Context: one part of a larger RNA, bound to proteins that are not shown
Molecule: 18S RNA, nucleotides 1 to 1139
Organism: Toxoplasma gondii
RNA sequence: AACCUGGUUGAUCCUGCCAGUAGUCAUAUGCUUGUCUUAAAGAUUAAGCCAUGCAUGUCUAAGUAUAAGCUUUUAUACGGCUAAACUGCGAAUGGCUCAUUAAAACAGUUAUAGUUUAUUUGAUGGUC
RNA sequence: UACAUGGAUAACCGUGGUAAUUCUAUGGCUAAUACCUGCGCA
RNA sequence: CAGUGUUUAUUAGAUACAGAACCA
RNA sequence: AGGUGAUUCAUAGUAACCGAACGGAUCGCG
RNA sequence: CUGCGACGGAUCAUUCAAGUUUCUGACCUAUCAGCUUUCGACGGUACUGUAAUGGACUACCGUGGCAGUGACGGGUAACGGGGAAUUAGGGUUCGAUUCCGGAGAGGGAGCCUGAGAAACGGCUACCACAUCUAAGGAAGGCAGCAGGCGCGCAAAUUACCCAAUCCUGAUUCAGGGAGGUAGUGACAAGAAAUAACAAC
RNA sequence: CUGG
RNA sequence: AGUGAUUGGA
RNA sequence: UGAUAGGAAUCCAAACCCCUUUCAGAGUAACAAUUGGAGGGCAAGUCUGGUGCCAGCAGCCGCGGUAAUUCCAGCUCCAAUAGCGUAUAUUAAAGUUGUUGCAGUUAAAAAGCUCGUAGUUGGAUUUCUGCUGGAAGGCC
RNA sequence: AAUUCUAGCAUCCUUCU
RNA sequence: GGACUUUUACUUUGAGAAAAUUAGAGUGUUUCAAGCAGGCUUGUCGCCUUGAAUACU
RNA sequence: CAGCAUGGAAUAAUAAG
RNA sequence: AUUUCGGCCCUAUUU
RNA sequence: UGGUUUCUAGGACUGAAGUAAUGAUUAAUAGGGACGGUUGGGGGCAUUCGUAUUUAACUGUCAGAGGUGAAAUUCUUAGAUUUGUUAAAGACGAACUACUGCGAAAGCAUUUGCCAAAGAUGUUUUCAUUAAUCAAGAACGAAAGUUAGGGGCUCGAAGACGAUCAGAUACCGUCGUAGUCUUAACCAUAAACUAUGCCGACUAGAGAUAGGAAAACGUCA
RNA sequence: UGACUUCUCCUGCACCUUAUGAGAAACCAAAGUCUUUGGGUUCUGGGGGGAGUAUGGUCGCAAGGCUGAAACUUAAAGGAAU
Numbered sequence: 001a002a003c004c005u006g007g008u009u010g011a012u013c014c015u016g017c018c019a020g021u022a023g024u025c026a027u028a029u030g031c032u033u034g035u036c037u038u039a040a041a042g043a044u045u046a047a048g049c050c051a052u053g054c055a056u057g058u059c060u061a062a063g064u065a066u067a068a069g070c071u072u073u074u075a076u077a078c079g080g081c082u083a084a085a086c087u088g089c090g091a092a093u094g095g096c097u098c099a100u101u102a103a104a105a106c107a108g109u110u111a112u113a114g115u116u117u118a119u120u121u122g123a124u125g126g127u128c
Numbered sequence: 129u130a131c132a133u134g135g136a137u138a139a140c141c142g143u144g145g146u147a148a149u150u151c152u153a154u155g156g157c158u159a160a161u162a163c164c165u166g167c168g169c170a
Numbered sequence: 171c172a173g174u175g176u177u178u179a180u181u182a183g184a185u186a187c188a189g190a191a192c193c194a
Numbered sequence: 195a196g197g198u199g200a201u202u203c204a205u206a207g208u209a210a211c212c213g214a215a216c217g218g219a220u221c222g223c224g
Numbered sequence: 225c226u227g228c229g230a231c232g233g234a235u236c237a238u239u240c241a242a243g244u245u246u247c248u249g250a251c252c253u254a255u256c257a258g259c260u261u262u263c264g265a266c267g268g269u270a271c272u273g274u275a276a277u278g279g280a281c282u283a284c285c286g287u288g289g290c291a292g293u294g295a296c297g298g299g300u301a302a303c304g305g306g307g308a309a310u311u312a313g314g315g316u317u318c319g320a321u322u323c324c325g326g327a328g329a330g331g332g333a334g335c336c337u338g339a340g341a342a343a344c345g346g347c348u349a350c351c352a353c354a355u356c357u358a359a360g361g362a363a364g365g366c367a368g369c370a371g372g373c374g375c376g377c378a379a380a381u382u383a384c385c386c387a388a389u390c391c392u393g394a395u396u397c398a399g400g401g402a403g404g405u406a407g408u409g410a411c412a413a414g415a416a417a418u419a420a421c422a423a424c
Numbered sequence: 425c426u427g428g
Numbered sequence: 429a430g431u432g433a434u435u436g437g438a
Numbered sequence: 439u440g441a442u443a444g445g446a447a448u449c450c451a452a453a454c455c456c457c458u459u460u461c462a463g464a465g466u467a468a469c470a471a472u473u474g475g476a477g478g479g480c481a482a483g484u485c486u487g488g489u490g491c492c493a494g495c496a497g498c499c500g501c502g503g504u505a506a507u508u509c510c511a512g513c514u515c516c517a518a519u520a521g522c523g524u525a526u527a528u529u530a531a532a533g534u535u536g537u538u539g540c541a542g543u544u545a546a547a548a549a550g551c552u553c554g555u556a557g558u559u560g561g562a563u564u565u566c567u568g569c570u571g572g573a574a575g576g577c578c
Numbered sequence: 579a580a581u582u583c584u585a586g587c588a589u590c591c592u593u594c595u
Numbered sequence: 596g597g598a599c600u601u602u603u604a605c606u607u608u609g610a611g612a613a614a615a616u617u618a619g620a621g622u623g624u625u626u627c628a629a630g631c632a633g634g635c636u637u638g639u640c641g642c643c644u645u646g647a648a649u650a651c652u
Numbered sequence: 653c654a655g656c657a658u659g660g661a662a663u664a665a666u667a668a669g
Numbered sequence: 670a671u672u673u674c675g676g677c678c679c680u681a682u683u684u
Numbered sequence: 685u686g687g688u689u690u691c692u693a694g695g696a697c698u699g700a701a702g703u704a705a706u707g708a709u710u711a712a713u714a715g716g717g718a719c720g721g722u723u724g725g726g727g728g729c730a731u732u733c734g735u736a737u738u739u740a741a742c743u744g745u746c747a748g749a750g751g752u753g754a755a756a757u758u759c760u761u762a763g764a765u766u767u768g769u770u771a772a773a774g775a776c777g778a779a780c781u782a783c784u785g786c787g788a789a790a791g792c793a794u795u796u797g798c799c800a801a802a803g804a805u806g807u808u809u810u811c812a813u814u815a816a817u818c819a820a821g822a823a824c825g826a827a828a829g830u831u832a833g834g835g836g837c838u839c840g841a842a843g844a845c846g847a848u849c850a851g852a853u854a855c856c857g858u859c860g861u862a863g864u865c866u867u868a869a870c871c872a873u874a875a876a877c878u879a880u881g882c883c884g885a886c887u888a889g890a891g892a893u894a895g896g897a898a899a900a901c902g903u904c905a
Numbered sequence: 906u907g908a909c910u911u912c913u914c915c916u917g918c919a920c921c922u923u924a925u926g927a928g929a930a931a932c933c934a935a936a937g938u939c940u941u942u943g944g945g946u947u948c949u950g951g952g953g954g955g956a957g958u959a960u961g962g963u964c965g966c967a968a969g970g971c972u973g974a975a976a977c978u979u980a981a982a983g984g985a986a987u
Base pairs, nucleotide, nucleotide: 004020005019006018007017010987012985013984014983021530022529023528026526027525028524029523030522031521035415036414037413038412041408042375048373049372050371052370053369054368057089058088063086064085069081071080087394096328097327098326106249107248108247111244112243115242116241121237122236123235124234134163141155144152145151173216174215175212177210178209179208181206182205191689193686196203218231220230221229222228223227251299252298253297258290259289260288265287266286267285268284269283270282272280303325304324305323307318308317309316310315330351331350333348334347335346353364355362356361381406383405384404385403389402390400391399392398421436422435424432442462444460445459446458472518473517474516475515476514477499478498483513485512486511487510488509494501495500533942540950541949542948543931544930548947550824552822553821557817558816559815562709569586570585571584572583573582602665603664604663605660606659608657617650618649621631622630633643635641673700674699680693714814715811716810719806720805723802727799728798729797730796733777734776737773738772739771740770741769742768748759749758785792786791829870830869831868832867833866839863843859844858845857846856881946882945883944885938886937888922889921893917894916895915896914899911900910902909903908905906926933952979953978954977961972962971963970964969
Other pairs, nucleotide, nucleotide, family: 006478cSS008015tWH008982cWH009011tHS011986cWW014545tWS015982tWW016981tHS017980tWS020480tHS024527cWH032410tWH032520tWS039411tHS040409tHS045376cWS046374tSS047097cHS051371tHS051382tWW054401tHS058393tSS059063cWH060062tHS062229tSS064159cSS067082tHS070080cWW085138cSS086160tWS092338tHS092340cWW095329cWW099327tWS100326tHS101104cSS102300tWH106304tSS108654tWS109246cWW110245cWW113198cWS114244tWS118240tHS119239cWW120238cWW128168cHS135162cWW136160tWH137159tWH138158tWH140156cWW143153cWS146148tHS160162tHS161231tWS165219tWH174216cWW176211cWW180207cWS183204tHS184195tHS186694cWS187681cWH188682cHH188691cWW190689cWW190690cWW194685cWW198200tHS224226cWS243275tWS254295tWH255960cWW255973cHS256296cWW257291tWS257292tWS258295tSS264267cWH264285tWH265288tWS266288cSS268279cWH271281cWW273278tHS274275tHS279284cWH306319tHS306614tWS313539cWH314537cWS314538cWS328367tSS332349cWH336343tWH337341tWH338340tHS343346tHS344347tHS352365cWW357360tWS366370cWH368401cSS369401cSS370382cSS380407cWS384451tWS385387cHS386402tWH387404tWS388403tWS405452tWS405453tWS410520tWS418471cWH420437cWW423432tWH438465cWH439464tWW441463tHS443461cWW448456tHS449455tHS450452tHS471519tWS475482tWS479497cWH480497tWW481516cSS483514cWS489492cWS489506tWH492502tHS500508tWS535951tHH536951tWH541547tWS546950cSS549947tWS550789cSS551788cSS551823cWW554820tHS555819tWH556818tHS568586tWW568587cWW575580tWS576579cWW591598cWW594596cWW594597cWW597598cHS601666cWW605662tWS607658cWW608658cWS609656cWW610655cWW619648tHS624628tWH632645tWW634642cWW671703cWS675698cWW676698cWW677697cWW678696cWS711812tWS712813tWH717809cWW721804cWW721805cWS721896tSS722803tWW724801cWW725784cWH726800cWW731795cWW732794cWW735775cWW736774cWW743767cWW746763tWS746764tHS747760tWS747763tHS748764tSS751756tHS752754tHS754847tWS756846cSS756857tWS782793tWW789824tWS804895tSS825872tWS825876cWS826873tWH828871tWS829967cWS830966cWS834865cWW838864cWW840862tHS842860tHS847855cWH848852tWS848854tHS849851tHS852854cHS870966cHS871968tWS880936cWH887935tWW890920cWW891919cWW923934tWW928930tHS928931tHS929984tSS932936tWS952981tWS955976tHS956975tHH957958cHS957973tWS958974tWH959973tHS965967tHS965968tHS
C1' cells in the first nucleotide's frame, strides 16, 4: 500500500478450498494499570414485573379579598400586602422505548379550486 | 331599566358519616372577565 | 321595513373588430 | 370591469329563511 | 372635555401547524401461482357522514380490478431516513441509539374536555398480574429520573441545582429528574512518565 | 574497560 | 560511537 | 522534574478537576511494565533440566513411543507497549458471486434434440462541405 | 495565430415587438 | 421576447432541496482528538465597515 | 435515482409512409 | 399539402 | 339594459380555376418465397428378392455325432451327424462398405412403384427488415420396461442341470419362459459424446473428398 | 447426353502441416482474435461427502421421471504430465 504466505505429491504444474494476516469510532471476557483532556453505558433476552421518593404547574399597576391573617401608614364603598378558594391558561410539548409494521411507514417531490387552526401579527365593524 | 339586569356557588363559619384516599353529605352567608339574560336608526 | 353571518334559490363576475340604425 | 394556467373564487345585487353567532352590562394607570 | 394598554370575542388574511394527497424508490422466499366479491372486490348515479375529498358509508345498477416486470401468501434474531464501518475503482454489511418523521405506554376496545388527544404521570369496561381491608369495600400502571427482583455473555448514584441551555404560566420575580454539574467507568478517542548527563 |  | 549498579552532582 | 501529600488564589449555583504558584517530595530512580510468543506459516534459541504417543501443546501443517529446534520449567532473545491475548459476528484479502471482473473438452458445470411466447439484442441510408466576418482567448 | 462560441453568404420559417 | 421543427432518453447549465455527520477554507484549544473561535491595542460611542466560506443532498 | 426547467448538429428509441 | 375566389354555417368586442 | 337585424370580424364545414420537378431510398457475401436441372442407405405406405438358420418331408449310407483348455449334461442303429432335391415359417439384408452420404437429434443399407417433404447449387425473378437467441409452453426422443391384440425362426435377463473351484448362485458348456419382430397406446432416460450451447465477423496454407455450377479447338465414345 | 483429365467457384463431412495465437498440460483453425480484459443471447457451476437421499410438490398404469434440502461429517477430493 490497488499486496499475499503454509497445507493434496517420491517430486512438478494446475483447479480448489481449509488455515494464517489486518480493520471496526462491534459486543463480551482474561491478565496488567502512574498521569491529564474528552465520554458510550439494562438496546440485543423478559414491550417481563415493581417497594419508596421525585418528574406540571402558574399572579400582574391591570378577573374575584370582610382570613374571625399580617403590617405601620389610619382611609365612611375599596389604605398595601397576602394565605385559602373560584375563574383563566397549561397539562396534546418535552422525556423514554422499538413490540408492531414490507408500496404500510419513511424519503425526496407535488396538490389542497378538497379542509380545520388556540396563540402571534395586521385589518375590519353605530343599524338589535 | 344603556347612570347599569338577574340568582347560586366555593374558600370561610357551624357540623357529621366511614376501618380506610387527593371520599365527602346536610345547614348558613358573599363575589365575577364564573353562569344566564339583555332596549339600541347617525 | 332596514347591519354583518348562516341556508337555499339566482343575476353580474366582460375582453382577438369597428361600428351603424330601430324600439320598449 | 377585482383575480388565477384554470372555477360555481373574491365581491356586489335580488327574494326569503333562523336565533342555534357577532355588534364589549369587563379591568388598571392618568 | 382627554391619552395610553390589560382582557374578551366574531369574520378575513398571517404565522406555528395538522389532516389527507401526486410521482418514484425496499431484504430473503416460487418446497407460495393465481388473488379480490352475495357481508365493498373495480366502476356509475343519488343520499348519508366528515373539518373537507373519497366505497369512507347506505340504497339501487354495471362486471369489473391486480398478476410472470413476481400479484396473493410466508420469513425477518425489520421501525424508516439523515448516517456508520470498510484504505484503488465498482462494492459488501450495519443503522435499538444525539436530528427529522412514525408508532406505543401490561394486552385489546371505548370516551369526556379542548384550538389540538381516540391522551394513559385523564377516565369507563373486560382479560392478565398485584396492593390494603376492621372482609362491607377501596385504590394501581417506572418502554420518565435514580433504585431493586428476574432474565441473561452483557450494562452506573435510591446524589446536588435551576447558575448555563430552553420551555410553560396570570409571567422581569414562580416551576422544570426537560436540562446541567459531580460519583461509578481500561465501551471508546487524544496527548505521553518509567530516566538524562558527566568524569573515571 | 572494546577502540574502531 | 557503544558498554561497565564505579562513584558523582544537577 | 511530577507521581504523591497539604496550602494559596482561580474555577464552581455549592463542592471537585484542569491551568497558575507554593512549603516537603528517587539513587538497586523498591515510585521495580506487563501481555503473548521463540519448528514452518510469522519476527526470535540445532541452549539446559524434567516427562517418555503419558501428561499436554496444536487456529492449519504437525510435535511427544528415553537424546523433544513445539509439552512442563529455567535462562536468553523477539513483537507490540499502558496496553496486549481470547471468543462470536462482520469487512478487506475474495477476479472464492465476477456490471467493471471468474469458470463450464478432460478439474465443479453446455438442457438428448427442434419449435416458441414474453424478455434481451437488432444491417446500410435522409444539409454535408467552403469562404468572408464578430466577440473572446491562452501564448510566446 | 492554436482552443472555445457566434453571425452571414451559396437560394434558410414566419403570427408579432 | 414565443409560436412552429414528430416525441422522449442522453448530455450541459440552472432552480429548489434542514442541520449534525462527511470532505474542506480560515484559526498555535501549549501539541492533538477537538472547538468555532479569535486577533491587534494605555484606549473609554475601541477597531479589524470581524469571522463562522464552500461543496455534497 | 425520481420530479421541475433549459442550450445541443451525434448516438438510440419513437412517430409517419 | 399549398396559393387566391362563394354558397354553406356558427360566435365575442364598441356605438 | 333587454328584445329585434343587419353589418362587418373571425371560426369549423364542401365546390370552381392556379401553382410546386406534383408525393414511394437502396436491394445487406441478413432473411422469406417463386422458378430450373439435379442429389441423397432422409420419411410413410405398398410390393418384391436373396442365401442362410430351425422344423417337417422323402432320398441315400452307417456308428458315432455334439461340445471343451480337457470332459460331461444332451442326441443316437425305432438310422443321429454328414449327402441331395424340395416345401413352410419368421427374422435379418453379408461381400461391395470408405477417417463416404442423408437426417433437428434419436437414427437410416435388397428390388420396384406411389405419396408428400428437405439441403446445396444456378438465377441482370420476387417481397423489403419480415431477423438472432429464447423464462413459460409444445413436438420428436436408441435400448430396456409396461398395457392390449398378432407373430414366435434364431438368440436369450430368470430358471434348470453338466463342468471348473477350497467354495462358484459366475466366467465355459447344453436346454430354455419373458423379451427380440409388428399394429395400437404409454414411458422420456443413455459414456443420448465432438464429454466442446446457438447465430455473426475476421484470422493459413497444401493435397484429398461428397453435391451443384462455369470454362477447355482437352482425351476416349 | 455420359465417363475421365486440367483449372476456378461456393456448400458439406474430415484430414495433414505450422503458429511472436491460446492453454495447467494433454492438446487446440477452435479451446485463436481475453488484464492490450465489453459483437448478441440461452442454460449451468462455487472444496469433498451426506445426496440425486429425506420431506413436500407435480407427471406416470407401474417401473420411476422432473424439482430438491438439512443435521452431522471431513483436509483434502479432483485434473495433466514426470